[PDB]
RNA sequence: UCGUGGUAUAUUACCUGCC
RNA sequence: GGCAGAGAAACACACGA
Numbered sequence: 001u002c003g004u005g006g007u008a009u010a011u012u013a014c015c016u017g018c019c
Numbered sequence: 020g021g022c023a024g025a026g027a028a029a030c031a032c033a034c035g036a
Base pairs, nucleotide, nucleotide: 001036002035003034004033005032015024016023017022018021019020
C1' cells in the first nucleotide's frame, strides 16, 4: 500500500411513509 | 424538521498479502 472481515446487524448521504 | 422505514459510502479496527 492493496484485499478481506464485522461488532457498521451502524447511520450520515440517498430513497419511502406520517406529522 | 422530528418520528418511522429502508440504507450505502467514508473512516477506524482486525486479519490476510